[PDB]
Context: bound to proteins that are not shown
RNA sequence: GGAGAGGUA
DNA sequence: GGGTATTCGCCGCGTACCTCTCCTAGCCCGCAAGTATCCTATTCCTTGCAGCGGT
DNA sequence: ACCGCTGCAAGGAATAGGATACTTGCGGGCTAG
DNA sequence: ATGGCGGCGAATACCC
Numbered sequence: 001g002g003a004g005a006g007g008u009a
Numbered sequence: 010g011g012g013t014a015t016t017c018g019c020c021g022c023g024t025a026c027c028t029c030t031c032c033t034a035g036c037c038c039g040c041a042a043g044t045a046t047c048c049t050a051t052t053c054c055t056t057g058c059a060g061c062g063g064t
Numbered sequence: 065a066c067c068g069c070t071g072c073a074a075g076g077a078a079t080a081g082g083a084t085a086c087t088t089g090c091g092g093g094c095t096a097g
Numbered sequence: 098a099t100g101g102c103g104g105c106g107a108a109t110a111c112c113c
Base pairs, nucleotide, nucleotide: 001032002031003030004029005028006027007026008025009024010113011112012111013110014109015108016107017106018105019104020103021102022101033096034095035094036093037092038091039090040089041088042087043086044085045084046083047082048081049080050079051078052077053076054075055074056073057072058071059070060069061068062067063066064065
């Protein structure tokens, strides 16, 4: 730096 | 030709923030296949000899 | 007693099997991607 | 490789 998952408004 | 119609492929699809995990491929070596050789047991085949039978 | 026959035995020729050396590939492990 | 869908313009498929 990027994917996957989950969450707040 | 040439207009209508169906299909196809691109473009698009909310903002801000927080937490977590997970991100590797290519080359050298030793295995396999084939081929070739040497080397060493191990069986196989051919011929020569000792014992026995026919005359 | 002398010669033909056969079983046996030895001697070398195939024959197997292992070890070594070439070609090619291909997967596994460990490390440059 | 087999759970998007609407819009739209261009590429055909077709019929006259």